The RNA (C-di-AMP riboswitch) has 116 modelled nucleotides. An Rfam search finds the family "c-di-AMP riboswitch aptamer (ydaO/yuaA leader)" in it. From the family's description: This family represents a conserved RNA structure found upstream of the ydaO and yuaA genes in Bacillus subtilis and related genes in other bacteria. The ydaO/yuaA element is thought to act as a genetic 'off' switch for the ydaO and yuaA genes in its native state. It is believed that the element may be triggered during osmotic shock leading to activation of ydaO, a predicted amino acid transporter gene, and members of the yuaA-yubG operon which code for KtrA and KtrB K+ transporters. Ions in the entry include magnesium. It was solved by X-ray crystallography to 3.05 angstrom. It comes from the structure "Thermovirga lienii c-di-AMP riboswitch".
RNA sequence: CGCUGAAUUCCCUGAAGGGAAACGGGGGACCCAAU
RNA sequence: GGGGUGAAUCCCACGUAAGUGGGUAGGGCUAGUCUCUUUCGGCCCGAACCCGUCAGCUAACCUCGUAAGCGUGGAAAGAGG
Numbered sequence: 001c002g003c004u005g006a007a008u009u010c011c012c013u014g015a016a017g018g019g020a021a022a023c024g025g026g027g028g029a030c031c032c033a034a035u
Numbered sequence: 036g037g038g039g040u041g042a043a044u045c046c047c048a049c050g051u052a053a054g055u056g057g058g059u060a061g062g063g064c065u066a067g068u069c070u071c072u073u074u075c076g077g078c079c080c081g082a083a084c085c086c087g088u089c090a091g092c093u094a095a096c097c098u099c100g101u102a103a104g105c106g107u108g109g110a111a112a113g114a115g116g
Stems, first nucleotide, its partner, number of pairs: 001106004008021005022101006032091001036089001037086004045058005061080005069115007
């Protein structure tokens, strides 16, 4: 510079670690489905 | 049992088994150029993990993930702004 993939960017902190945005997954009514 | 992420599902043969092989649903790349689509050709993938007898769909709302692998390139048509 590109590719699979949601998996990127910014921020805090002296550092293990943490926040947000973005994106994405799961859960989760009516109604429906189901029975 | 049931189910979730994922393209990664099913079938066959061989093996006591771990598993190996072949096919297959399905899927990826193939950059002339920022994003995207279709066709032909070519090269490939078709793994792995998890929840724990529980989850249909589901607006609001809640909650969790930010990895791990790498180095593709032939051609034609079309769209966005």